[PDB]
């Protein structure tokens, strides 16, 4: 190296856009909790997740 949880961020679930909190993406960062050795570009598209705003 890497798998699981927390925060954060950018899409996807909500007529058109935007904020908010919620979940998901072998998605990516951060420290630590198990524990044994090493870094990055590649990450966005389809039909009722919810509440407001201005058209109804």
């Nucleotide at each position: 190296g890497g798998u699981c949880a927390g925060g954060g961020u950018c899409a996807g679930g909500a007529g058109c856009c935007c904020c908010c909190c919620c979940c998901u993406g072998a998605a990516c960062c951060c420290a630590g909790g198990a524990u044994a050795a090493c870094c990055c570009u590649c990450a966005a598209a389809g039909u009722c997740g919810g509440g407001g705003g201005g058209c109804a």

Solved structure of RNA with a sequence from Moloney murine leukemia virus, 56 nucleotides shown. It holds a match to the Rfam family "Gag/pol translational readthrough site". A reference for the family is ten Dam et al. (1990), "RNA pseudoknots: translational frameshifting and readthrough on viral RNAs", Virus Genes. Its family is annotated with viral translational readthrough in the Gene Ontology. Entry title: Solution structure of the MLV readthrough pseudoknot. The 2011 paper behind the entry is "An equilibrium-dependent retroviral mRNA switch regulates translational recoding". It was solved by solution NMR.